The RNA (BACTERIOPHAGE PHI29 PROHEAD RNA) from Bacillus phage phi29 has 218 modelled nucleotides. The organism belongs to Salasvirus, within Viruses. Primary citation: Simpson et al., Nature (2000), "Structure of the bacteriophage phi29 DNA packaging motor".
């Protein structure tokens, strides 16, 4: 920085 | 994933 | 599902 | 019974007569 | 051509009418109320698509 | 959906 | 939109 | 006191 | 002569 | 030059 | 249409007609 | 003579008249608005004459 | 011009 | 009208  | 809370929509 | 309110519209005709 | 081409932004409308 | 009526719609008035209907307040009802089958502006509670 |  | 548990 |  | 404010005219 | 505001005069006529 | 010898300080006026 | 017109100007109305004039808001307008070509009362910038 |  | 620089 995402995802569930 | 789960749980709070706002908003829309169905349906009893 | 429950509570209130409104109309049976309504239909016709009229004009 | 009044607006009104009822384009519900609308109106300038029709039509029965003029 | 001055002036009266329909297009949609918003305006009253007769007719279907408390025959859409039950059931109570002294024999009842004046006065009032309670209760179901259909369709719209409102609040409460559940469930489930965003 | 935030 | 906040409170988190796991993984990259 | 004057004048640029 | 140079600088500053104020008026007052003319122009754009 | 920029903006604002008024007239267009205005002409006439007429009373 | 109203005042006005329009001497804008001005008025005191003029003219169609009494 | 008692009363109605003009001389200058300050007062209504008719006609040249949104032909001094262009564009925009649903086929456009009601409602508006926006932008040159003369002349007068105000406000800011720039330069010269006392 | 002050 | 103020601050000046330079000369009678």
């Nucleotide at each position: 920085u995402c995802a569930a | 994933g789960g749980u709070a809370c706002g908003g829309u929509a169905c349906u009893u | 599902u429950u509570g209130u309110c409104a109309u049976g519209u309504g239909u016709a005709u009229g004009u | 019974g009044g607006g009104g081409a009822u384009u519900a932004a609308a109106c300038c409308c029709u039509g029965a007569u003029u | 051509a001055g002036u009266u009526c329909a297009g949609c719609c918003c305006a009253c008035a007769u007719a279907c009418u408390u025959u859409g209907u039950u059931g109570a307040u002294u024999g009842g009802u004046u006065g009032u109320c309670a209760a179901u089958c259909a369709u719209g502006g409102c609040a409460a509670a559940a469930g489930u698509g965003c | 959906c935030g | 939109u906040a409170c988190u548990u796991u993984g990259a």
Keywords: dsRNA oligomeric model, Prohead RNA, Bacteriophage phi29, RNA. It holds a match to the Rfam family "3WJ core of Phi29 Bacteriophage pRNA". From the family's description: During replication of linear dsDNA viruses, the viral genome is packaged into the pre-formed viral procapsid. The packaging of DNA into the procapsid requires a molecular motor which using ATP as energy to accomplish the energetically unfavourable motion. In some bacteriophage, an RNA (pRNA) molecule is a vital component of this motor. Structural analyses of the packaging motor have demonstrated that the pRNA molecule has fivefold symmetry when attached to the prohead. The literature on the family includes a 2002 paper in Prog Nucleic Acid Res Mol Biol by Guo, "Structure and function of phi29 hexameric RNA that drives the viral DNA packaging motor: review". The family's RNA type in Rfam is non-coding RNA gene. It comes from the structure "PENTAMERIC MODEL OF THE BACTERIOPHAGE PHI29 PROHEAD RNA".